[PDB]
Context: bound to proteins that are not shown
RNA sequence: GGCCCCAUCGUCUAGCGGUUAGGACGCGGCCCUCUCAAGGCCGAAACGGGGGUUCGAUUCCCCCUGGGGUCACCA
Numbered sequence: 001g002g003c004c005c006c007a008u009c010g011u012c013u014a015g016c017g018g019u020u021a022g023g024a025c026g027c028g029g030c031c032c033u034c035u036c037a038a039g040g041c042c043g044a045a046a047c048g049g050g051g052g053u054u055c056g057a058u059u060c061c062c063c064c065u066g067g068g069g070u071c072a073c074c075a
Base pairs, nucleotide, nucleotide: 001071002070003069004068005067006066007065010025011024012023013022018055027043028042029041030040031039048064049063050062051061052060
Other pairs, nucleotide, nucleotide, family: 008014tWH008021tWS009023tHH014021tWS015019cWS015047tWW017054tWS017056cWH019047tWH022046tWH026044cWW032038tWW053057tWH054056tHS
C1' cells in the first nucleotide's frame, strides 16, 4: 500500500434512543491497626472527529481518523 475486522475511563468492560454513562484493576485519600498487607468508605478518570436519521443519540446510518489482522510451499 490493497482487502478485511474493530472503536465507552490508562486497562478489562456494562450499556443495546432518553442514565447523575455503572462496575473492576491500577491510582489518590480516609477508616481499621503492633508493622505490612487484607478489608471498608470516599475520590480523580471515558463515549476519537464530522455529517446525517430522529422530538431525542454513547446507542442507528455514512465518511474520516486510529488500532488490529492478512496479503508464504507459517499457521